Shown are 65 nucleotides from a PDB entry: RNA with a sequence from Alistipes putredinis. Released in 2019, the model rests on X-ray crystallography data to a resolution of 3.1 angstroms. Taxonomically the source falls in Alistipes (Bacteria, Pseudomonadati, Bacteroidales, Rikenellaceae). It comes from the structure "The structure of pistol ribozyme bound to magnesium". Ions in the entry include magnesium. Keywords: RNA, ribozyme, pseudoknot, Magnesium.
[PDB]
């Protein structure tokens, strides 16, 4: 330099044409590695139908 | 078992 671990920006890994993963302090949670934001996923209380 | 609508909350301890 490029991709990848939902999006953006850091972080921390990781791969090189793939988008995987045992990696990404340890544990643990359905909750995706981590902050902020976001509200993709995940999940919860309702309504009104089928 | 499914949909549409509306609302919460957005893993958590720990060194």
């Nucleotide at each position: 330099g490029g991709c990848c671990g939902u999006u953006c920006g850091g972080g921390c890994g990781g791969c090189c044409a793939u988008a995987a993963a045992c990696a990404g302090c340890c544990c643990u949670c359905a909750g995706a590695c981590c902050c902020g934001a976001a509200g993709c996923g995940u999940g919860g209380c309702g309504u009104u139908c089928c | 078992g499914g949909a549409a609508c509306g609302c919460c909350g957005g893993u958590g301890g720990g060194a």